[PDB]
RNA sequence: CCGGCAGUGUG
RNA sequence: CACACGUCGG
Numbered sequence: 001c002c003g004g005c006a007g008u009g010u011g
Numbered sequence: 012c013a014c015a016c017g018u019c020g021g
Stems, first nucleotide, its partner, number of pairs: 001021005007016005
Other pairs, nucleotide, nucleotide, family: none
């Protein structure tokens, strides 16, 4: 600067 | 709307 992946926690 | 969090490829 681009690409793939069940997504997650706290206020 | 803020503050934190993985792994693999060029």
Released in 2020, the model rests on solution NMR data. The RNA with a sequence from Homo sapiens has 21 modelled nucleotides. The 2020 paper behind the entry is "Design, Optimization, and Study of Small Molecules That Target Tau Pre-mRNA and Affect Splicing". It comes from the structure "Solution Structure of the Tau pre-mRNA Exon 10 Splicing Regulatory Element Bound to MH5". The entry is an ensemble of 20 models.